[PDB]
Context: one part of a larger RNA, bound to proteins that are not shown
C1' cells in the first nucleotide's frame, strides 16, 4: 500500500480513453488587509547608453610642482 | 603632514556569471604516482660579503 | 614622437653554501619490475634586503 | 626591537597524470584504424608516454 | 624496424544531453528533473598563437585573422552588456540606472587603514509556505428580496 | 395572503483592542 | 595603559564603531471605528424554488 | 435557437 | 437541447 | 432543461478562488518483484544448425559466484 | 526520534540515529562454476524382429476419352426452369472396325 | 487406415536410398536440450528455355434471364493444366495451440507388436 | 493380458 | 469425461492441468503492412518497416 465512469436490449471478460488526487522559480480571469520566511528572463551564451564592479604599499626608489 | 604621476612588490587564475561545446577517465565511486609540481602559511637547520650597467619620471624639443 | 644625467628590496656578475643539483663511488638495509631510503667521500655548479 | 630577505628539509594547502566499476538512443548505423599496435634509440616535459622524430 | 591493435559483451559513424548530491514523487521496486543550494567540468563575440607568472579556457592583458556595430574628418581609431543595475526587442511571463562595508569572507598593508554591485540590507512582484485580522456577549421574528 | 427562507441577520443599548493611525521610550545583531 | 615573562608569544583594562532604523519590542488617547472574495448546487458529489429561452 | 459540458449528456 |  | 441566462437561497474553500500548461501515482497501460499469445493483440510454413542460455548421479581439490567477521571511506 | 531558539508555526539548530554504496583484509564450503576421476538410468552405436499411399529412378498395364480412315444407316443431335447460340442430306447422333496419340489411376478405401 | 520435419504421399512391379517401432544382458560413458544469425526443403497460381498437347478451362466470342447482367445458366475457346532443367518463396502453409523433460482419474472404439 | 500409436464423452 | 484450468465456449494423459530450460511474438482501432531507404528477383513481387492526422471505441464468449 483504495478507486469512479465509459462499448450492450441486458451480461461476463479484454482493452484503450476520461475524470478524481499530489507538486510547480508557471501564465491568465475575478477579487484583494497585515506580518514572517523563501523565490524572481524558464524565451536568445539577443542588441543598447551610463555608472560602478580590483586594488593596495611613502616601513621599497627617484621627486613635492601640491599642507 | 602626506601625496598627483612614474619605476618597483603582491593581487586581479579568487570572489562573481553562463551551460554554447562535450558520450568523454568529462563525472560519480575507490585507489596508485618506486613517473609529478606546489606562491602565500607554520616549524627546524644554515646565511645575509663585496661591485657595476642601463632606464622610467624630471629637463630640453 | 627625438637628445643628456639619474635611484633601488628594479637588473646582472664576483665571493661563500657540499643542508641542494649533476657525475663517479664505498658501506649497507629493503622493495612492487623499472628500483627506493640512508650514511660515509671526492669534483663541479647554484643565493640574499635591508629599512624605521 | 619590529617589519623583514635567501638556500634546504618537513608539514599543510592546492593542482597534474594514470587506473577497477557505473554512465542516452539508432544495426532504416558492420567492420574501423596506417603513429594505428608494439619494440630500439633520441629529443621534449614538473613527470611516464607515439607526446614528437628516425 | 615488426607489423599489429579494437570489434555482435556493439568497434566505427550519426542524433541528443554538461555530470553528481540535492529537490519532487512512489509501500517497495523505483522514477522524473537539476527552480534555489553545494561539489566537479567547460566557457568569456568566433578561431589561432603564445607571453607574463607559483599557478592562465587569461572575466574588467596582448598579437593576428574573421563577422558586426560606433566615431572621425578621411590621414585615422575604438567596443563584445554569458559581473551589478537602466532601456529596447522576443515572449504568456519575471523587479531598483537603491543604501552600507555595521557583520561574515576576500586583496594589499608593520599597524592604523584603503577597496570590495561578494555579501549584508532595503525597494518592486497573488505570493510559494506559515501565522493573524476583518470584532466579543445579549437583541423577535422591523423595512426590502424571494417561494407560497 | 397568510405562512416560510433570508433571520439574531440589520437597527439601537454594553465592553475589548490584535490590526491601522498619531506620540514617547526604544534593545539585540558588536567583537575585537 | 600595564603584568608575568620564556623577552617574544600569551593572558588581562580602556577607546571609538549599525546600512538596516522609529526596526523588533514596551507604553500612552479614542474609536468597531479603516479591512472578503471566488467557485459550484440533475449522477458521479457536498448544495434547490421561481422567472427567461425553447 | 441562444447555450453549456470531465463523463453518463441536457 |  | 431539479444541466442554458438571471433572481432568491444553499454548499466548498477562504486573501484567495477558478482556467490552462508540465510531471508522478493509482495503471499490473512493459508486469525481475508483478501480464500474456485456441477463439479478444500475440507461435516463426517446417526443419538442420553457429554464437549464446540451461545441465542426470557420485567421489575428491580449488575458491570465480555465494556466505560470515574485522577495518577504511561516503 | 529526542531536545533548544523563532510570542506559535513554517523555519533555524544540536545530538541520539542509517549508512544497508564502494574498497581493503581474514575465514566457511551446502549450492552454482572450474579442475581431476567414476556410474549407467539420459543420449548414442551394434544385433535381431516387425513394418510402411516415406524419397528418387527404370519398366508394365486396363477402363474411359480425342483425332484420322473405312462398313450399316438416316431426321435429328445437343442443351435448358423454358429456349437459343452450335454440329447435321456436298451426308449427323448412333453403331462396327483399323491406325495415331495425351491425361488420370474405379473397387480395395477408412 | 498408414507414413513423412512440414509442404505432402494411392494403378502394378523392380532397383537404389532413408527412416520408424520393439527388444539384447553387446558397446561408449552425460557425449544432453534449445537455438538469435545462416542454410535446406517448402501446396496452388506465376516466370524463362526446350518438348508435348487428350480432357478441363482464366482472358476472349456468341446465346439466354433481367430495368441493366461487364455475373450466376448454355455453346465454343487461348494461356495454363502434363514432362525436363532453372527461378520465385507465398496460403484459413490451421490443431488458428513452438520444442524438450517429469508427473496426475475413469468410460467407448480402433491398428500394430503380444 | 501388456506396450506403443490413432479419435470422442 | 475427475481433479484442475478458463471470461465462456470449452481442454482434460495427444491438456488449454502441475512444474523446469531455451526460442518466437503482443501492448487500443484506423492511417498501414502504407510511404522512404536498403536487400533479393528476368518480371510478377517478396523481406525489413515509419510518421503526420484521426476516433472512443474497435473486440471475445454467451443470454
Nucleotide at each position: 500500500g483504495a478507486g469512479a465512469g465509459u462499448u450492450u436490449g441486458a451480461u461476463c471478460c479484454u482493452g484503450g480513453c476520461u475524470c478524481a488526487g499530489g507538486a510547480u522559480g508557471a501564465a491568465c480571469g475575478c477579487u484583494a488587509g497585515c506580518g514572517a520566511u523563501a523565490g524572481g528572463c524558464u524565451u536568445a551564451a539577443c542588441a543598447c547608453a551610463u555608472g560602478c564592479a580590483a586594488g593596495u604599499c611613502g616601513a621599497g626608489g627617484g621627486g613635492c610642482a601640491g599642507c | 603632514g602626506g601625496c598627483g604621476a612614474c619605476c618597483g612588490g603582491c593581487g586581479c587564475a579568487c570572489g562573481g556569471g553562463u551551460g554554447c561545446g562535450u558520450a568523454a577517465c568529462g563525472c560519480g565511486u575507490a585507489u596508485g604516482c618506486a613517473a609529478c609540481u606546489u606562491g602565500c602559511c607554520u616549524u627546524a637547520c644554515a646565511g645575509a660579503g663585496g661591485g657595476g650597467g642601463a632606464u622610467a619620471a624630471c629637463c630640453c624639443g | 614622437c627625438g637628445g643628456a644625467c639619474u635611484a633601488a628590496a628594479a637588473c646582472c656578475g664576483c665571493a661563500u653554501a657540499c643542508a641542494c643539483u649533476u657525475g663517479u663511488a664505498u658501506u649497507a638495509u629493503u622493495g612492487c619490475a623499472u628500483g627506493a631510503u640512508a650514511u660515509u667521500a671526492c669534483a663541479a655548479g647554484g643565493a640574499a634586503a635591508u629599512a624605521u | 626591537a619590529u617589519a623583514g630577505c635567501u638556500g634546504u628539509a618537513a608539514g599543510a594547502u592546492a593542482g597534474g597524470c594514470a587506473u577497477g566499476c557505473g554512465u542516452c538512443c539508432c544495426a532504416u548505423u558492420a567492420g574501423c584504424u596506417u603513429g594505428u599496435u608494439g619494440g630500439u634509440g633520441a629529443g621534449g616535459u614538473a613527470a611516464c608516454g607515439g607526446c614528437u622524430c628516425a | 624496424c615488426a607489423a599489429g591493435g579494437c570489434g555482435a559483451c556493439g568497434a566505427u559513424g550519426g542524433g541528443u544531453a554538461g555530470g553528481g548530491g540535492a529537490a519532487c514523487u512512489g509501500a517497495g521496486a523505483g522514477g522524473u528533473u537539476u527552480a534555489u543550494c553545494c561539489c566537479c567540468c567547460a566557457c568569456a563575440c568566433u578561431g589561432g598563437u603564445a607571453c607574463u607568472g607559483a599557478g592562465a579556457c587569461a572575466c574588467g592583458g596582448a598579437c593576428c585573422a574573421g563577422a558586426c556595430u560606433c566615431c572621425u574628418a578621411c590621414g585615422g581609431g575604438a567596443g563584445g552588456c554569458a559581473g551589478c543595475a537602466g532601456u529596447g526587442a522576443g515572449g504568456a511571463a519575471u523587479a531598483u540606472u537603491g543604501g552600507u562595508c555595521a557583520a561574515u569572507g576576500g586583496g594589499c598593508g608593520a599597524g592604523a587603514g584603503c577597496c570590495u554591485g561578494a555579501a549584508c540590507c532595503a525597494g518592486c512582484c497573488a505570493a510559494g509556505u506559515c501565522g493573524c485580522g476583518u470584532g466579543a456577549a445579549g437583541g423577535a421574528a422591523g423595512a426590502c428580496a424571494g417561494u407560497c | 395572503u397568510a405562512a416560510g427562507g433570508a433571520u439574531u441577520g440589520u437597527a439601537a443599548a454594553c465592553u475589548u483592542c490584535u490590526u491601522u493611525u498619531a506620540u514617547a521610550c526604544g534593545g539585540g545583531a558588536a567583537u575585537a | 595603559g600595564g603584568c608575568g615573562a620564556u623577552a617574544c608569544g600569551a593572558g588581562u583594562a580602556u577607546u571609538g564603531c549599525a546600512u538596516u532604523g522609529a526596526a523588533u519590542g514596551u507604553a500612552c488617547c479614542g474609536u468597531a471605528a479603516g479591512a472578503a472574495a471566488c467557485a459550484g448546487c440533475a449522477u458521479c458529489g457536498g448544495c434547490u424554488a421561481a422567472c427567461u429561452c425553447c | 435557437u441562444g447555450c453549456c459540458a470531465g463523463c453518463a449528456g441536457c | 437541447g | 432543461a431539479u444541466a442554458c441566462g438571471g433572481a432568491g437561497g444553499a454548499u466548498g474553500c477562504g486573501a484567495g478562488c477558478g482556467u490552462u500548461a508540465u510531471c508522478c501515482g493509482g495503471a499490473u497501460u512493459u508486469a525481475u518483484u508483478g501480464g500474456g499469445u485456441u477463439u479478444a493483440a500475440a507461435g516463426g510454413g517446417u526443419g538442420c544448425g553457429u554464437a549464446g542460455g540451461u545441465u542426470g548421479u557420485u567421489c575428491g581439490g580449488u575458491a570465480a559466484g555465494u556466505c560470515a567477521g574485522c577495518g577504511g571511506u561516503g | 526520534g529526542a531536545g533548544c531558539g523563532c510570542u506559535c508555526a513554517a523555519c533555524g539548530u544540536u545530538c541520539a540515529g542509517c549508512c544497508u554504496g564502494c574498497c581493503g583484509u581474514u575465514g566457511a564450503a551446502a549450492c552454482u562454476g572450474c579442475c581431476g576421476g567414476g556410474c549407467u538410468u539420459g543420449a548414442g552405436u551394434u544385433c535381431a524382429g516387425u513394418g510402411g499411399c516415406g524419397g528418387c529412378a527404370g519398366g508394365c498395364g486396363g477402363a474411359a476419352u480425342u483425332c484420322g480412315u473405312g462398313g450399316u444407316g438416316u431426321a435429328g443431335c445437343g442443351g435448358u426452369g423454358a429456349a437459343a447460340u452450335g454440329c447435321a442430306u456436298a451426308g449427323a447422333u448412333a453403331u462396327c472396325a483399323c491406325g495415331a496419340g495425351g491425361a488420370a489411376c474405379u473397387c480395395c478405401g477408412a | 487406415u498408414g507414413c513423412g520435419a512440414a509442404g505432402g504421399c494411392a494403378g502394378c512391379u523392380u532397383g537404389c536410398c532413408a527412416u520408424a517401432c520393439u527388444g539384447c544382458g553387446a558397446c561408449u560413458g552425460a557425449c544432453a536440450c534449445u537455438g538469435a544469425a545462416g542454410c535446406a526443403c517448402g501446396a496452388a497460381g506465376g516466370c524463362g528455355u526446350g518438348g508435348g498437347u487428350a480432357u478441363c478451362a482464366a482472358a476472349c466470342a456468341g446465346g439466354a434471364u433481367u430495368a441493366g447482367a461487364u455475373a450466376c445458366c448454355c455453346u465454343g475457346g487461348u494461356a495454363g493444366u502434363c514432362c525436363a532443367c532453372g527461378c520465385a518463396g507465398u496460403a484459413a502453409a490451421c490443431g488458428a495451440u513452438g520444442a524438450u523433460u517429469a508427473c496426475u482419474a475413469g468410460g467407448a472404439g480402433u491398428u500394430u507388436g503380444c | 493380458u501388456c506396450a506403443a500409436g490413432c479419435u470422442u464423452c | 469425461a475427475c481433479a484442475g484450468c478458463g471470461a465462456a465456449a470449452g481442454c482434460g494423459u495427444u491438456a488449454a492441468g502441475u512444474a523446469a530450460u531455451c526460442c518466437a511474438c503482443c501492448u487500443g482501432g484506423g492511417g498501414a503492412g502504407u510511404a522512404c531507404g536498403c536487400c533479393g528477383g528476368c518480371a510478377a513481387c517478396g523481406g525489413u518497416g515509419a510518421a503526420a492526422c484521426u476516433c472512443a471505441a474497435a473486440g471475445g464468449a454467451a443470454u
This is an experimental structure of RNA (16S rRNA, nucleotides 7 to 919) from Porphyromonas gingivalis, with 849 nucleotides shown.
Method: cryo-electron microscopy, resolution 3 angstrom. The entry became public in 2025.
Rfam match: Bacterial small subunit ribosomal RNA. A reference for the family is Cannone et al. (2002), "The comparative RNA web (CRW) site: an online database of comparative sequence and structure information for ribosomal, intron, and other RNAs", BMC Bioinformatics.